[PDB]
Context: bound to proteins that are not shown
RNA sequence: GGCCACGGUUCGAAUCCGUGGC
Numbered sequence: 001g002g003c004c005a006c007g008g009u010u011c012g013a014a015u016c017c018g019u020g021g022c
Stems, first nucleotide, its partner, number of pairs: 002022007
C1' cells in the first nucleotide's frame, strides 16, 4: 500500500488523515 474495526476535521470524506489488527 491493500483488507477489516475505531477516531479526526466547522455537516452529506466510502473517498483525506490518524490509531489498533492482519
Shown are 22 nucleotides from a PDB entry: RNA.
The entry is indexed under Protein-RNA complex, LYASE-RNA COMPLEX.
Crystallisation conditions: PEG6000, pH 8.0, VAPOR DIFFUSION, temperature 278K.
The PDB entry is titled "Conformational change of pseudouridine 55 synthase upon its association with RNA substrate".
The work is reported in "Conformational change of pseudouridine 55 synthase upon its association with RNA substrate" (Phannachet and Huang, Nucleic Acids Res., 2004).
Released in 2005, the model rests on X-ray diffraction data to a resolution of 3 A.